[PDB]
Context: bound to proteins that are not shown
RNA sequence: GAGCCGAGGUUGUGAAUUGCUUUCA
RNA sequence: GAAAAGCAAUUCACAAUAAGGAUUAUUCCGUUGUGAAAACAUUCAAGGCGGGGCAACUCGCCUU
DNA sequence: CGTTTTGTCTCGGCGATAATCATAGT
DNA sequence: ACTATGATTATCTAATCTACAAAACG
Numbered sequence: 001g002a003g004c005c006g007a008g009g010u011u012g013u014g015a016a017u018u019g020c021u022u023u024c025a
Numbered sequence: 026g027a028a029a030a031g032c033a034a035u036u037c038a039c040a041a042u043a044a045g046g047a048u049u050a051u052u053c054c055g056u057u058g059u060g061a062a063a064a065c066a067u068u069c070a071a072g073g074c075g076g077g078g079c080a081a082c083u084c085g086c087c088u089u
Numbered sequence: 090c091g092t093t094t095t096g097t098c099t100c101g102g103c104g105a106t107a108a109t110c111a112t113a114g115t
Numbered sequence: 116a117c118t119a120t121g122a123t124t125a126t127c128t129a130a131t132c133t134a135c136a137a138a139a140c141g
Base pairs, nucleotide, nucleotide: 003103004102005101006100007099008098009042010041011040012039013038014037015036016035017034018033019032020031021030022029023028045054046053057066058065059064070089071088072087073086074085075084076083077082091140092139093138094137095136096135097134104127105126106125107124108123109122110121111120112119113118114117115116
Other pairs, nucleotide, nucleotide, family: 024027cWW025026cWS044055tHS047052cWW060062cWS078082cWW090141cWH
C1' cells in the first nucleotide's frame, strides 16, 4: 500500500407484547 | 372501558447503509490525487515453450 | 443577534517478540 | 553430565484528540 472475510450499530417497513399523551368514545 | 393517531420500550424477519450510475461478469464505479481537457494516473501488447487442476483461470520461460 | 456549549459509528482475523521446555552433542 | 541450540505459546502491538457544525443559551 492493498486484498479476503466477519460482528454489531443506525434509519425505515412489517410483526408480537407493554407504556405516556391526545382525539373519538 | 372499546377504537384510532403521535411518541416509544424488549424481541424477530427484512430493506438501505454515503446521493446515484452501469452491467449479467460468480464484474463493478462512487470520501485518493492531478488540473480546465469535466481530461486523466491509480488497470494495459503480440505471439511461441511450459507447470497446475473438473478447467475456466492462474503462475513462469522465450524474442520484438 | 451575539455567544457559548455539545456531539461526532464501534468492534474482530490474516501480526511481532520473550520466555520456558525440550533435546542432542559433547 | 553439562551446554547450547530449535521450538511453542504468553505478552504485547498506544493511546489518541481535533475542530467544525449547530443547537442552546443569554